[PDB]
Context: bound to proteins that are not shown
RNA sequence: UGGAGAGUUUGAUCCUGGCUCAGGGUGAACGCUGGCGGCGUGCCUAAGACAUGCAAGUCGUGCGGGCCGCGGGGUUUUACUCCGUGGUCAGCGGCGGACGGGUGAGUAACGCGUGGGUGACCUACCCGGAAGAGGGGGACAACCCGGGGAAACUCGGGCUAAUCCCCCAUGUGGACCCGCCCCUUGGGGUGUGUCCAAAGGGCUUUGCCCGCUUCCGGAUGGGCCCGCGUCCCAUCAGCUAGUUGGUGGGGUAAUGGCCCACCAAGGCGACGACGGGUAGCCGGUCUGAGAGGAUGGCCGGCCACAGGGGCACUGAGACACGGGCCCCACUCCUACGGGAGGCAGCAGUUAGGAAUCUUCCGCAAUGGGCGCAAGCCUGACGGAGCGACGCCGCUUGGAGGAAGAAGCCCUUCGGGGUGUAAACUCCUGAACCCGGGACGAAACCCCCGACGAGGGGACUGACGGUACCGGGGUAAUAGCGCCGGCCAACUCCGUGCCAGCAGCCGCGGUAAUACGGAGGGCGCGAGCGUUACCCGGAUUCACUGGGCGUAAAGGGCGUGUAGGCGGCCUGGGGCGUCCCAUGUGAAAGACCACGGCUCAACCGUGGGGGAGCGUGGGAUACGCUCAGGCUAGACGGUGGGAGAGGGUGGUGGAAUUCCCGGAGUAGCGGUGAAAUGCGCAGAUACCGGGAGGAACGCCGAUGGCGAAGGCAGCCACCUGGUCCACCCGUGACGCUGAGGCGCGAAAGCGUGGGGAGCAAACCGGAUUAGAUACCCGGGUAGUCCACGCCCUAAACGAUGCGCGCUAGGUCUCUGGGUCUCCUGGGGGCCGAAGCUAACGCGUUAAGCGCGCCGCCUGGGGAGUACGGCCGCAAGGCUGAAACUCAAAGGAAUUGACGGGGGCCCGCACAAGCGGUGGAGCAUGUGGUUUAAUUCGAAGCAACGCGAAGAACCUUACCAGGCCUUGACAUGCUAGGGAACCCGGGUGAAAGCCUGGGGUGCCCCGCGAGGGGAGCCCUAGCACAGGUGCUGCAUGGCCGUCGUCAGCUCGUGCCGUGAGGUGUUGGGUUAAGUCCCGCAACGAGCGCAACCCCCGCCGUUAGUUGCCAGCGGUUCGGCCGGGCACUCUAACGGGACUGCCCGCGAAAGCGGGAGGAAGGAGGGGACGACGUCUGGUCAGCAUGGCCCUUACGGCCUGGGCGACACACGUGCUACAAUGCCCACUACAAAGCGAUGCCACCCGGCAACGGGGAGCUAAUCGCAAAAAGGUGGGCCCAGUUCGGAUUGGGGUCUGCAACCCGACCCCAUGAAGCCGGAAUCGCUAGUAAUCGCGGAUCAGCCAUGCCGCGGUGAAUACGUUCCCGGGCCUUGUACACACCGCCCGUCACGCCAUGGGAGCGGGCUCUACCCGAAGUCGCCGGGAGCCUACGGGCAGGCGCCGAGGGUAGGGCCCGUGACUGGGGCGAAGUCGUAACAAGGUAGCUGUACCGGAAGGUGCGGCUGGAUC
Repeated sequence: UGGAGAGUUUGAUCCUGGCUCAGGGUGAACGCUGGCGGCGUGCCUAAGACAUGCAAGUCGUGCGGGCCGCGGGGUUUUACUCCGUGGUCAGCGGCGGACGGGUGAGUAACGCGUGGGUGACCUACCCGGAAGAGGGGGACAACCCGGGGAAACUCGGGCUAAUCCCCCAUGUGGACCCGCCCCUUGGGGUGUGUCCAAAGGGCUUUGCCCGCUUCCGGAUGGGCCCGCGUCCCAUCAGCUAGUUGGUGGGGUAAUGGCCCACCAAGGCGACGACGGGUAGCCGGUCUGAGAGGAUGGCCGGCCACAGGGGCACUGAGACACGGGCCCCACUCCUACGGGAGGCAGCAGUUAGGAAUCUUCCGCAAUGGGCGCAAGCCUGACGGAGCGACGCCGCUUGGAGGAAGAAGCCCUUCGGGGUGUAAACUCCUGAACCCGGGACGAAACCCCCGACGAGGGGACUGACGGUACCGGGGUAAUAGCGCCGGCCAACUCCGUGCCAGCAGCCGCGGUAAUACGGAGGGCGCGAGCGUUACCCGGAUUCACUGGGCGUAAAGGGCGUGUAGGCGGCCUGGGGCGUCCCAUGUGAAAGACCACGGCUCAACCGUGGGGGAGCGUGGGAUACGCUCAGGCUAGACGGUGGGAGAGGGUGGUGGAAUUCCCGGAGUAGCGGUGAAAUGCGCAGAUACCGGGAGGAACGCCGAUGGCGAAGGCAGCCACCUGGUCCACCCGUGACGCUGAGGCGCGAAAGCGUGGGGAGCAAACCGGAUUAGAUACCCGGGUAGUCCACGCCCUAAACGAUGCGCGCUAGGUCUCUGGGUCUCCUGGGGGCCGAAGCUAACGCGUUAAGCGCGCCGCCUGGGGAGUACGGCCGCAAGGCUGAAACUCAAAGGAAUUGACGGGGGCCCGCACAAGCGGUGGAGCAUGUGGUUUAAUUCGAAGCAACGCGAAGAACCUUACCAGGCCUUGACAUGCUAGGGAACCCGGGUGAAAGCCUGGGGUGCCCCGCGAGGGGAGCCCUAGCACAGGUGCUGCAUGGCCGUCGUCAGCUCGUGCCGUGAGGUGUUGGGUUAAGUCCCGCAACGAGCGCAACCCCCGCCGUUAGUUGCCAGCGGUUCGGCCGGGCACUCUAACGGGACUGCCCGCGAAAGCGGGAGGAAGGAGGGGACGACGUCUGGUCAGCAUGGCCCUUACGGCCUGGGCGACACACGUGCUACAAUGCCCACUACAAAGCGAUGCCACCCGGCAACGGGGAGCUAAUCGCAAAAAGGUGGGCCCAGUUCGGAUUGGGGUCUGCAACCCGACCCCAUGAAGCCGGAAUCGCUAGUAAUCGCGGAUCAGCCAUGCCGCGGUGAAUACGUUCCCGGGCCUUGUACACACCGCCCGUCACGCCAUGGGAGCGGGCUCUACCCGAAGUCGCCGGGAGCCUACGGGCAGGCGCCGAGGGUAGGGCCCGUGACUGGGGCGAAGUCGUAACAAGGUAGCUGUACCGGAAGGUGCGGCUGGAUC
C1' cells in the first nucleotide's frame, strides 16, 4: 500500500491511428423466469390538467352572549331569568398560521461554496438583570330590527364586554435636536429642552401563579456587504442613459443609482465585457492507482418557485403553497337572476411516456402549535401496503446409494456420455397447526417536601396477537445467459449466400464447433440477459503523462503591440514560496476500531486527517520588486571586404520575325511516316539596308545574395542586409511574439501603353473505334512596361525563431593571420556519441536542454455549407454538422509485374526446306438432331485425348421383356435334393414351367433305410450391388512451367522485426559447372556421374558365318574339313583436354598432331522445393451424400456411326525430279506350332482346296518400297486424282440392314496448287520410301509405338514477336498486370445546403390605453366622525400587470424546385492515376471538354532511364 490488457489495416514486419471487448455504476426500462425475509427505495416526461377526503390550529387561567343541560332562586297556570359548573356554537381578543411538508420551473447570479465585514442592522415565544402596572373616557362584533338573494351571504339601523381602542399621570430608562468628553465611518458618556409606558384573569387568596409595561444584556434566527471559486459558443467584439461618480433628499431594521431631482461625463471589455445555449448550488455520489473525468437522485445545508403575472396589507417576521386585491389563460355550479377553483401537501384520477406506489393505521412514540394544566390539532412523523427497483440474508434438501437402470445423445458398433444423477434406504426439516407474547413507555400529571432539587404512585402501543420463545409438523419453485477468436464451454443433425447470426474481426455457396434444433459442456442463480447513460481501460486533450522531416500536425516570409520568459555581483522589502502556532473547515457519508438487531444489509459509539481560507510569529535559497555594481548577452565606433541583394536612369551584342533592295530557282516546312501550310503573283537557301519586341550565350559552378516570394549582358546614381580585424563606447538596453502592419512566384483582374518570339482558348492537318488529347500548320488573351488590385502555391529542407552544450574526416565560397598550418562566417558530402517505426538526422540535429509562438487529435463529408470579414471579379481568410466507413495511413521486407535498365539462354525470331488454312476423304470436337445419339478431357498443357480395336459383347445411353438373398463376398437356421449330366416345352433372348438319368459316402450301413458334413435347388435373415454425386473431402498416378538451374538447411553475423547474409560480387560452363573473392563455414534436394543404346578394339564362344585356302560339288554353305571374318551375344578396354602451342591469376578457352571417337561423341532412361483449389470418384482405391422388387441384375433390339453447319489432328492428291506395265536388286526391328503357313492345285482375284517345315539365328509372315533396267503415256481435268455410286463375289463371326474389311466389273467426282492467318525441323535431322509389332474373331489404323532405306537446305545476327535465367530499379500490385483503379451517366435509399415563401418560439425599440396597489398633492360649491391647525370617504397625479399599434434582431419547423454528398453483390461510356502507366507525376491559377481530364504559365521531385 497503489497502476494487467485483448481483437481488427499486411503475403508477412515495425510504427501511427481509430474502431471494439473484458471492469465498476444507475431512480432505471424491456425480454424470459420468479419462492421467502429484512433494510432501503420508486413520475428522470407534462412546473400539463385535476373528481373526493385529509394536510393548522389552539385558549373559558382575556371578554360578552346562543341552544340545551346539570342544580336550583320565588312566584295569583306550564314558565321565568337569576347565580353557578357545564358541554356548546360562533363572535370579539391572543399566540400560531413566515415553522413543518412539495417542486427544480426560473436563476451563469454574492444564487451557492468558502473565508471575512457591519462605527450601517433587525431578532416574536425563551433566559438574566434594573424599574413600574396611577386614574379617566370610548368603539366593532355576537345579539336584536328591516330589506336583498338560488346562494355564496350581504347594506343599514340599535345595544354590549374585555388582555379591544384612546386621553391624562408616573419615570427606573429610552428616542431625538445642539454642546462637550472618550472613541473614531452614525461606538460610548452626559447636560439642557422635548418626547414615550401598562392589562388584566386565576386560585390551595391577600400570597402565590399566568399574564402586561419600559430599558440594558445573553441566546437564537436572519438582512445587507466584501475577497476568492463556479459550464459551452468569439461562427457572439465591442457594451452602457440611472448608464458611472458627485450633491441634496425619498425609503428601510439598516448600507447603497434602491428610488428621485440637480450637476459632472463617466463606468465595462481578449484576465473575454455584451449577446446566445444549458444549468438550481453544496455536503457528497460514481469511477479512477492517482491527477483527473462524470454527476447533484434519496438524506442534510442554502436558494428559488406555489396555475401565469403584478401588488401591497397584517405582522417580530411574508410581499405569505393550503391569507388578501387585480389582470390573463382554463375548468366548474347555477330555480341560468350570478358566483366558485388553484394538489410542485398525503393519497388518488387523467395526459404524456420505455417507466415509477395505498383514495392504508395511528398520534403510541420523537418534533411542532396553542393551553397553568387536563388536553386538542399535527397526511411533519412513527408504521403498515404495492413493485426482485436495489443491497443483504434464506430456501427448494442432507448421507447413503450400480463397473453403474431405463430414456435421450454420440459411437471406429467394442463402446463412450448425461451419472450418484435417478430410483431406493435412512435422516432432518421452509412452509404450515397449537400455545405463549414483546423491546420501543417514560414522562407530562398526582402524592410528600415549597407547585424547586429528591423520592414516590398511577395512565397511555398505531405497528399487532407482529416479530420472537416453546411444542408439534410436511422432501418441499428453477431459471437465464453463453459454448468460432477475443472468452470458460463441442459434438450430431437440419439448412445450402437460403433461412438467419453479428460488440469488433467476421460466419452461411451441400460435411457449418459461427445459422436452427438436439445431446453435452461453461457461467451465474431468484434471478439471468438486453437496451440507454457515466467512468474505466484511452499517455486517445497527455498537469501527472503525447506530439508536429516522410504517419494528422511549423504559420509563405518579415517587422513588431500586448503578453510570456529572461546574464553576473551586493544590499533593502518579504509579494510568491516555506515553517510554526491558532480559528474555521457542520451533521450525515467515507476510512478505522468496537459494539445493536440470531449473521449480513442496515444501524450506534468512539477515533483518525485533510487541502483551502482568516490570524499571529518566523525563514530569505530561488521568483519577485526597489536600490547600487559589473561585463561574458545585446547594441555602437574605427578600418576593411564579398556579393545575380533592392529601386531609378542609361546602354551592348547575338538571334527570331517583318519590310525594302539585290542575286537565284522548283521546291520549301514538317513528321514515326505524312498531311494541312507556304511557293513560278519568284518561296526556301544567300548578301546588303531598315524596323521592332523580348531574353541575356560563353564566364556559370555540385558557386553567390536575400527573411521569404525571388534576384544573372554592361554602366552610373540612390540603397538594404552581412562578415572580418581592432577590444575603443553604452551597461541587460535581451529572447519570442496572440492581434496589427508590410513584403509575397505564376496565373488572374482594372486603366493606359506595348506586342518580335511564344502561346491557354479557338481553327485546320494527322492519329484512333472516338481523340474535345498526345504529334503537325495556324492562332487570340497572356507573356513585356506604368500605376492599382488579387494574397494563393509541392510559397519545400514538406524541418518556427533565439541561446548553451555533445568526436572527427573531406570538398568549397569568403574575410583576418606572425600567410606548409591556424582562426571567423557561409555552402555541400561522410560520419562519434545520442535520436529514429524505419528511411534516415548528426556542430547547418531530426542529439542533449531552456524560452516563446504556430499547429495535430481516425478516413471520407470538406477546405464544402452557413455566418463573418476581404476582393472589381475570379475568389481569399475564418471554418463546421448530419451522414457514412474499419479503416485511412508511414517506413521497411519478401515476391510478382513494368510499353524500366544491365548480362544471357531456347527452332524464340531471323537464315532455309517441307507443310497446315483451300479440295476429297479418315478421325476427334462444338453444335444441332434424337427414344438415346453414354460419360469424361477445354488456350499453351482439351480436340487420331481416356479407347493399344463400339456389328452383338464391349456399354456405363435409350425402348421393350424379365429377376428379387439377387450376376459376385460372408455367416447362420430350416425344408429337400447327391454333386453332376441329358434334355423337354413356350419365348426375340432372358426368364418361367420342367421329365430323365445320377447317388457316390460320413456313419448306425440287412433293410423299409435314419439322420450327417456334401454340393446344387429353393426359403428366410444379416447383407450384397450402384460407371449414382462430390476429384475443391482424399490416396495413388500423370500433365505442366522445365532439362529450366534453380530451391533450401545447420550454426554464426546483421535487423526491434518481417527478413538479410551463405546463393551477391569477378571469370567460366550446357548447369548454383568450376575457379577467385567475400562474415561467413559447411551441408541437403537439384546439375553432372553411375545405368541402357549406337560408333572403334579385344577376350569368351560357335548346327548362325566362309571357299576366307583344299577337295568333293548334282553348284545352293551343298558335303568333308575349319570358325579367320561377318554375326550372335556376355565381359572388358578406350579419352580424361591427359599431351604440344597459346592465352589466363586460377577455371577454362582457342588451336594442334592423337586415333573409331574427342572438348558432356550422337541418342535414351532420368524431372529440385514447388505452381496451376491443373487432370482422374468411369482403372483401382477411398471419407461423405444418395438408390434398394431399384439409381441394383439378365436379355433381344436400338444408340454411341446421327447432319444445316463450325474447329483441331491426319491421309490421298492436283502430276513429267511425274503415272503405268514387265524385269531387277539392297534393310532392320519384331512376330508366330489353340499360330506363321512355305509348295501344289481351282478361281481374273479376294480366297478356297490340299499339304510339308518350325515349341524356331536351324521353318514361316517375307514381297521390302523408293531406287536400277527397259519400255508406254506427251501436259490433256489427262493412262493425272481416285471420291461417289450401280452390279457381282470372298472371309471373320450365332449374326455385317443400321454399322465390318477385302476382291472384281462398271462409275469416275472435287482437286490445275490453297484468303486472313499458321505448324514442324539445325543432320543422318527435315523431306521422302517401305516393314514390324501391340489391341485384336474381323476391322472402319490414313492412328499409336517402333525399324530401317535414300538423304537436302540454312543460321549474318539477337533489334523485334514468344518463353525463360541472374543482378538491379520503380510500384497505389500480393485473388500478384488476365493486377489495381478514376469520373460522368442510369437506378434505390439516407442525411444536408440553397429556394418565391409559409408557420411557430424568444427578444428588442417607440408610442396609445391601463386593473390592483403603494406613494405624492387636494379634501374644495359638498359628506361622515371628531379627542377640529385631525382623521375618513371621496378627487386628481406618478409608476404600474398587461392589452393595443408599428418596426427591427436571433432561432426553430416547413416549401414547388434546385446543389452537390454518403451509401448500395454482379448497369453504360471510356482509361485519368499506380511500373517511364504507355504524354513523367503532382501542383497554384487560368481557359476548355460527355466523363475521367486536356492545355497554357510558373513551381515541386514525392520523376523512371546512359